[PDB]
Context: bound to proteins that are not shown
RNA sequence: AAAGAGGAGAGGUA
DNA sequence: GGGCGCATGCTGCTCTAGGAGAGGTACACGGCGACTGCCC
DNA sequence: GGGCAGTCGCCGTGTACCTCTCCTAGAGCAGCATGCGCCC
Numbered sequence: 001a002a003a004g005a006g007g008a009g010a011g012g013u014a
Numbered sequence: 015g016g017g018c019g020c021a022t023g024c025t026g027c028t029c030t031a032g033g034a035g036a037g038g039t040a041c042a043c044g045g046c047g048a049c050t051g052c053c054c
Numbered sequence: 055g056g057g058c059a060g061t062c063g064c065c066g067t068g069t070a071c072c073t074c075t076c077c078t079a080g081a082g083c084a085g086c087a088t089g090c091g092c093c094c
Base pairs, nucleotide, nucleotide: 005078006077007076008075009074010073011072012071013070014069015094016093017092018091019090020089021088022087023086024085025084026083027082028081029080030079042067043066044065045064046063047062048061049060050059051058052057053056054055
């Protein structure tokens, strides 16, 4: 001094 | 022609609500426990 | 009374990692900038 919060779909690799 | 006043479309603040379906329905599969039918 | 047998509803279904997008709700009410009509 400051700095990101969760959620939902779709597609991949060991 | 031009400044001003009013109608109007565009858009941002707000709040509030929040209920109940409309129909997005019909749509996997196995194991176990708790009711209910129709007979002996 | 005494059930068997049948049916209905709830529980469960391997582990780590990478990238792209869209969304935080939606309708009513008022403020505002614009277009157009009006009187001089």
An RNA structure, together with DNA, in which 94 nucleotides are resolved. The work is reported in "Structure and function of the Si3 insertion integrated into the trigger loop/helix of cyanobacterial RNA polymerase" (Qayyum et al., Proc.Natl.Acad.Sci.USA, 2024). The structure was determined by electron microscopy at 2.79 A resolution and released in 2023. It comes from the structure "Cyanobacterial RNA polymerase elongation complex with NusG and CTP". The entry also models magnesium and zinc ions. Among the 6 different proteins in the entry, which are not shown, are DNA-directed RNA polymerase subunit omega, DNA-directed RNA polymerase subunit alpha and DNA-directed RNA polymerase subunit gamma.